[PDB]
Solved structure of RNA (mtSSU-2, nucleotides 1 to 214; mtSSU-4, nucleotides 210 to 349; mtLSU-5, nucleotides 1 to 142; mtLSU-1, nucleotides 1 to 109; mtSSU-1, nucleotides 1 to 102; mtLSU-4, nucleotides 1 to 73) from Polytomella magna, 770 nucleotides shown. The entry is indexed under mitoribosome, ribosome, mitochondria, polytomella, fragmentation, rrna, evolution, translation. Tobiasson et al. published it in Nat Commun in 2022: "Structure of a mitochondrial ribosome with fragmented rRNA in complex with membrane-targeting elements". Rfam match: Bacterial small subunit ribosomal RNA. Its Rfam clan is "SSU clan". On this family, see Cannone et al., BMC Bioinformatics 2002: "The comparative RNA web (CRW) site: an online database of comparative sequence and structure information for ribosomal, intron, and other RNAs". The structure was determined by cryo-electron microscopy at 3.2 angstroms resolution and released in 2023.
Context: one part of a larger RNA, bound to proteins that are not shown
RNA sequence: AAAGUGUACUUUAUAAAGUCAUUGUAUUGCUUACAAAUAACUAGGCAGUUGGGUCGGCUGCUAUACUAUAGCGCCCCAAGCCUGAUAAUUAGCUAGGCGUAACAGCGGCAAGCCACAGUAGCACAUAAAAAUUGCUACCGUUAACGCAGCAGUAAGAAAGAUUGGACAAUAGCUUAAGGGCAGAUCCAGGUAAGCGCUAAAAUCUUUGUG
RNA sequence: CACUGCCCGUCACAUCCGGGAAAACCACAAAGCCCUAAGUUUGUAUAGUGUUUAAUAAACCAAUUCAAACAUAAGCUUAUUGUUAACAAGGAUGAAGUCGUAACAAGGUUUGCGUAGGGGAACCUGCUCAAGAUUAUGCU
RNA sequence: UAAUGUGCACCAAACAACCAGGAGGUGGGCUUGGAAGCAGCCAUCCUUUGAAGAAAGCGUAAUAGCUCUGCUUUUUGUGUAACAUUACACUACACGCAGAAAAUAAAAGCCGAAGCUCGCUUGUU
RNA sequence: CAGUUAAAUAU
RNA sequence: UGUGACCGUUAGCGCAUAGUACAGUAAUGGAAGUGCAUAAACCAAAUUAAAGGCUUAAAUUAAAAAUAAAAUGGCUGGUGCAAUGGCACAAAAAAUAAGAAAGUUUAAA
RNA sequence: CAUAGGGUUUGGUUUUUGCCCAGCCUUUAGCUUAGCGUUAAGCUUAUACAUGCUAGCCUAAAAGACGGCGCACAGGUGCAUAUUUUGUAAGCAUGUAAAAUA
RNA sequence: UAAGUCAGACGCAAAGCUACAAGGUUUCGCGUCAAAAGGAAAAAAGUCCGCCAGCGAGGCUAAGGUACAUAAA
Numbered sequence: 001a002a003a004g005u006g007u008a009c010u011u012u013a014u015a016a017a018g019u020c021a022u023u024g025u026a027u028u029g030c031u032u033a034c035a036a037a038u039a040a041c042u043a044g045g046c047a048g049u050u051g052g053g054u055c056g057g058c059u060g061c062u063a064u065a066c067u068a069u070a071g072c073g074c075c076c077c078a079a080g081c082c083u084g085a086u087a088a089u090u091a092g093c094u095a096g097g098c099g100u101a102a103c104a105g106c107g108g109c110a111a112g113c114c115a116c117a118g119u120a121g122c123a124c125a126u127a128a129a130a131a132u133u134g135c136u137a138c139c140g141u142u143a144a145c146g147c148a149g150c151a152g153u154a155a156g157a158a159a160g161a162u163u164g165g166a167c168a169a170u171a172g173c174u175u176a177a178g179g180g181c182a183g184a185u186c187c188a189g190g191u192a193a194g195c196g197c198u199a200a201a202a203u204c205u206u207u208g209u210g
Numbered sequence: 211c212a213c214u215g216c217c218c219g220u221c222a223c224a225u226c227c228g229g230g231a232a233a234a235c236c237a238c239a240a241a242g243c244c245c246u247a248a249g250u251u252u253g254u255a256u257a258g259u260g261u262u263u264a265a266u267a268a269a270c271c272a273a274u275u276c277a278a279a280c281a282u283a284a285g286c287u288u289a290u291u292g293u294u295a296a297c298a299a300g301g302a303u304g305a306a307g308u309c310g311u312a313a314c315a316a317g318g319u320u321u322g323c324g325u326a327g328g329g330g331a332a333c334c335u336g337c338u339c340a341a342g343a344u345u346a347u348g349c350u
Numbered sequence: 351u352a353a354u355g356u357g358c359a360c361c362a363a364a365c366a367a368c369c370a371g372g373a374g375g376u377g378g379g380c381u382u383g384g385a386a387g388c389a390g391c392c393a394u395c396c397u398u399u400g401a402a403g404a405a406a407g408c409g410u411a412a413u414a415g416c417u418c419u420g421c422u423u424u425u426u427g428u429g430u431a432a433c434a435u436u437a438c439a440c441u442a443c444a445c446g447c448a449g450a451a452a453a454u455a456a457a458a459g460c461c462g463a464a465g466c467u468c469g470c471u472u473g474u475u
Numbered sequence: 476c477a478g479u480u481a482a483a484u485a486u
Numbered sequence: 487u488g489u490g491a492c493c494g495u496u497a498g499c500g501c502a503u504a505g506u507a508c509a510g511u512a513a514u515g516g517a518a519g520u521g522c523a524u525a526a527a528c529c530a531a532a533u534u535a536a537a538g539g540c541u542u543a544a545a546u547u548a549a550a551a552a553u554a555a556a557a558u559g560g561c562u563g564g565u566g567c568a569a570u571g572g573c574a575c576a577a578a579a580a581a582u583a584a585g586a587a588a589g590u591u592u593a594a595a
Numbered sequence: 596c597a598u599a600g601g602g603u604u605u606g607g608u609u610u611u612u613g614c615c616c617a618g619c620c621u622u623u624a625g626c627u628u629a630g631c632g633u634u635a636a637g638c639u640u641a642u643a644c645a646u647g648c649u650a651g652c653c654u655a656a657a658a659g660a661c662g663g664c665g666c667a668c669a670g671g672u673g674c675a676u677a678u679u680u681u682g683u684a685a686g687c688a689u690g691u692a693a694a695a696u697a
Numbered sequence: 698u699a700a701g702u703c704a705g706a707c708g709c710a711a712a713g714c715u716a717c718a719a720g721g722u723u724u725c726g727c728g729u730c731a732a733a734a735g736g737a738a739a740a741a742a743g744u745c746c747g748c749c750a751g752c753g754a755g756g757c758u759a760a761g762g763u764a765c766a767u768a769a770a
Base pairs, nucleotide, nucleotide: 003023004022005021006020008019009018010017029687030686031685032684033683034682035681036680037089038088044082045081049079050078051077052076053075055073056072063689064688092113093112094111097106098105114673115672116671118138119137120136121135122134123133139146140145141144149648150647151646152644153643154642155640162188164187165186166185170184172181173180174179191636194633195632196631197630198629213317215314218310219309221307223304224303225302226301227300230297234293235292241287242286243285249280250279251278252277253276255274256273258271260270261269320341321340322339324337325336326335327334328333352436353435354434355433356432357430358429359428360427366425373397374396375395378392379391380390403418407416408415449765459763460762461761465757466756467755468753469752470751471750487576488575489574490573492572493571508515509514520568521567522566523565528560530558600616601615602614603613651664652663653662705730706729707728708727709726711724712723713722714721735746736745737744
Other pairs, nucleotide, nucleotide, family: 011016tWS011177cWS017176tHS026691tWH040085tWH042086cWW043083tWS043084tHS044085tSS048051cWH048077tWH050080cSS052071cWH054074cWW062692cWH071076cWH079080cHS090677tWH095110tWS096107tHS097109tHS099104cWH100102tHS100103tHS115674tWS116641tWS117670cWW124125tWS124130tWH126667cWW127128cHS131649tWW131669tWH136247cSS142143tWS147151cWH148671cSS150183cSS151163cSS152645tHS156160tWH157159tHS157639cWS158623cSS161189cWS163645tWW163646tWS166168cHS167169cHS167182tWS167184tWH168186cWS169185cWS171182cWW183648tHS190637cWH192627tWW193634tWH200201cHS216313cWW217312cWS219331cSS220308cWW228299cWW229298cWW231296tHS232295tHS233294cWS236291cWW237289tWH237290tWW238289tWH240288tWS244284tWW245283tHS247282tHS254275cWW262267tWH263265tHS267268cSS309330tWS310331tWS311312cHS315318cWH364426tHS364427tSS367424cWW368423cWW369422cWW371401tSS375376cWW376404cWH381389tWW382384tHS384411tSS386412cHS387405cSS398402tWW401420cSS402403tHS405406cHS407417cWS455457tWH458770tHS461768cSS462760tHS463735cSS463758tWH464734tWS480482tWS493497cSS494502tWS494569tHS495502tWH495569tWW497502tWH497571tWS498571tSS498572tSS500504tSS501504tSS504518tHH505506cHS505516tWS506517tWH507516tHS510512tHS525563tHS526562tWS527561tWS529559cWW585591cWH641672cHS650665tWS654660tWH655659tWS659661tHS660661cSS660662tHS706743tHS715719tHS730742cSS733749tHS739740cHS746759cSS762769tWS
């Protein structure tokens, strides 16, 4: 640390600086408790299963706490542990939201968390990471591909928008020579939620003429 | 509708719904078992002239190679999940078919429950029980 | 079916064949969207007369046309489900064939049996 | 098995 | 013992001895077999046939006798002949009968 | 900022239970429909997909990534998951330890 | 002969039965076989000629034949 350091790199008759490499007082954290749908025409479940002892559990470089998550793994020892347990059905959760005096009931919009990227097992990737990274087997089309990224096509269905413009603004990536990139985003097109206004003229609106 | 009232069950007639059934066709569960995938662990050998040193080190890092162990995707079996079936039953419904008259009045043998036997059908009989049976002539 | 014969019928031209016409009333009348000769009926008469059926057949939507019963020369035995005779055919010796040969004799004659007869033998009357 | 004839002119 | 128009070893008795051998658990059934000698079937052996020229007149015989393939070797046991075996009866002998029921008969000198 | 009922069961009445209608919110179907500005939005398939695009920038040991920084951010979906998760609360030793300043 | 026989067959010609079929069956007329050798037709019971006492290297005929087999124009 919006920092220090360098026998390092770049620019200068104008110089301040930046770039690259490296550095932190212990050098990136684990555990427990409560709540949350049906369900007995699911009654027994568990043997690494419940507990104890030795050993292992790496990636060093303050000192103690007599080793300071763990059956997490091996060996040994004692028989315990659970019992609306175990097995099934259904669903992403919180919440905004809609009805109701409320209690209750149900789950379209902004945002937070979790899971996934044709299916499954693995390697990296620890700490903030795998749509657009790999290895293997399998499924479907044709050694390759998998749009659940934007637009678009086919089938299905009562019912699902343009194969549009721009980086001008907001946020982000890179760069000290002031630039580059972008289907995030901002705008336009399409579809009778909703809200506002127009669809008739008038001394050519006396807020006039002069 | 008011006893010329209501009302029960077979059979015949016409359609819908779910189940049972000898068998056949589908996937698979839970569960048990087998793996020569990739992978992980620990042994061998080769090798850099990579890092540390003035000094091949016996240490570390990045590779190649063979061998052993571990578990595992995949794979096999599986009840019975669904499809499906000749045929034999059941229920529901449908303006005006047929046989009897079981209940409602004391319904013309009081009604009904449990159980057993019998009958074309409603129903009938035995045994105990219930009232959901309203039941008018004492004493000497 | 074939062959032969008999009967019957026809060098005044039979039979086979070449050479020309098959006409007009008429495309008869009727039916018909068309019929004349031919989708179908009545009718089958008339004339020319060298022939001709109100066309025999093939066809034309009707046409037209050909050739046919009948026509002149020309070269030219035939016809006959009438009869009689002879000899053939109407589909398997499913082991493997009735010899050779064969376009002319019912002839004077001859061959031919254990029959008849001749020679010898046995039995019988 | 049968045998049925006398056909001499003699003195 | 006697006789035979009875047999003569496939005959006569089953037996020219044997109710033996043998068959059958048993009862039972039940053979063959005399002596001598060129018979048949049957098996081997056995085929055939040739021949062409001394010169001719006086032997022999006591007696008798003496020159020619009907048929191979076998095996088998027929036929012929004989009887120390059988068959049938006859003669002789033997066997045999009683009336009665512990009872008398039937004896020739 | 505070709670509304009506129709129906055929002798009459009372009583019990069932059925139907009136509100608000959300999508399709029939008939019908001039324009401009703007709010909130894309409600069935983790069905199969032709084509274009969504993450690159900078530098250089001889004009070139092999090197540095990003892709650990955005965007899509709700298969699986009844608890592995989600929503909350609680716990985790020491005057931070050394040295004559004699 | 107080014997044997009482299973018949076919050809030509008729009738019944069958199908005016059968080498079928039932009757009827004649013949042959049975019980009959010999000759002709290919072999030939039933068709045609004809009936074997015996022998012979004589002759004539029947049915049928008369260029080869095979006797004779």